[PDB]
């Protein structure tokens, strides 16, 4: 190269055109020193990447790249 999992923020795991996921040995602050809860933000431009349809894309389309499994020994 084929055939299928797959890839979403430091990593974890949802969703299949619009309802601005959400949990943490991750790091600062909200009296000190141990131990548990909220408020945040945090590297914030979450969706592997380039086009493409939409007023509007993680989401539909078309090609490409990676990771994991598999199969092939010339015309």
């Nucleotide at each position: 190269g084929c055939c299928g999992g797959g890839g979403u923020a430091g990593u974890c795991u949802a969703g299949g055109g619009g309802c601005u996921a959400g949990g943490c040995a991750g790091c600062g602050g909200a009296c000190u020193g141990c131990a548990g809860a909220u408020c945040c933000g945090c590297c914030u431009u979450a969706c592997g990447u380039g086009g493409g349809u939409u007023c509007a894309a993680a989401u539909c389309c078309c090609a490409c790249c990676c990771c994991c499994g598999g199969c092939u020994c010339c015309a």

tRNACys from Methanocaldococcus jannaschii DSM 2661: 75 nucleotides with solved positions. Released in 2017, the model rests on X-ray diffraction data to a resolution of 2.6 A. Rfam match: tRNA. Crystals were grown from: 0.1M MES pH 5.0, 2.4M Ammonium Sulfate. It comes from the structure "Crystal structure of SepCysE-SepCysS in complex with tRNACys from Methanocaldococcus jannaschii". The entry also contains O-phospho-L-seryl-tRNA:Cys-tRNA synthase and Uncharacterized protein MJ1481, not shown here.